[PDB]
RNA sequence: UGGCCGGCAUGGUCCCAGCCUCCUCGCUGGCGCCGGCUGGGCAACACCAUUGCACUCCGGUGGUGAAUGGGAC
Numbered sequence: 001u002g003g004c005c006g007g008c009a010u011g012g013u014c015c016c017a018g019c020c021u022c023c024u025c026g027c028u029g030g031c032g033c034c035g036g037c038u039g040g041g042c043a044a045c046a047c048c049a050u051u052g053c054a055c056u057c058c059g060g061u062g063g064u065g066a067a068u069g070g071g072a073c
Stems, first nucleotide, its partner, number of pairs: 002038007012073006018031003022040002045062004
Other pairs, nucleotide, nucleotide, family: 001003tHS020066cSS021026tWH022043cWS025026cHS030067tWS041043cHS041063tHS042045tHS042062tWH044063cWW
C1' cells in the first nucleotide's frame, strides 16, 4: 500500500491552508523519488460492448501510473 517487498533520497515535532483517492473522503487519512509481486469488487465514477420481453441479483475493462505550499517551535 486495498495487501507486500527492494533501491534511493530525507534532521524532529506540531499548527494553518490547499490538494488527492475504486477498496476505512477525512483533520489521531495521505500529498520526496524509482522499480517490482499481488487480493477483492464492479458499489460509485469512467469507458467498452449491448435496442435487449422480464417477473431468481448477475456483461467486460479502468482508476493510488493520486495529491503542495506556507507557518511555529
Molecule: HDV ribozyme